[PDB]
Shown are 35 nucleotides from a PDB entry: RNA (human 7SK RNA stem-loop 1 proximal methylated) with a sequence from Homo sapiens.
Protein in the same entry: 7SK snRNA methylphosphate capping enzyme.
Yang et al. published it in Nat. Chem. Biol. in 2019: "Structural basis of 7SK RNA 5'-gamma-phosphate methylation and retention by MePCE".
On the sample the depositors note: in vitro T7 polymerase transciption from synthetic DNA template, 5' methylated by cocrytallization with MePCE and SAM.
The structure was determined by X-ray diffraction at 2.1 angstroms resolution and released in 2018.
Crystallisation conditions: crystallization solution 0.2M Lithium sulfate, 0.1M phosphate/citrate, pH 4.2, 25% w/v PEG mixed 1:2 volume ratio to 10 mg/mL protein:RNA complex. Crystals were soaked in crystallization solution supplemented with 1.2mM MgCl2 for 2hrs prior to freezing.
């Protein structure tokens, strides 16, 4: 620095809710050190 997917529902259309999935990690980074 980086949070994706689907179904249903509600939306004041800005998104939100429930559930299911995918993950629970990857990337950047030394002007120290040299057994």
């Nucleotide at each position: 620095g980086a949070u994706g997917u689907g179904a249903g529902g509600c939306u004041u259309c800005g998104g939100c809710c429930u559930c299911a999935c995918c993950g629970c990690u990857c990337c950047a980074u030394g002007u120290g050190c040299g057994a």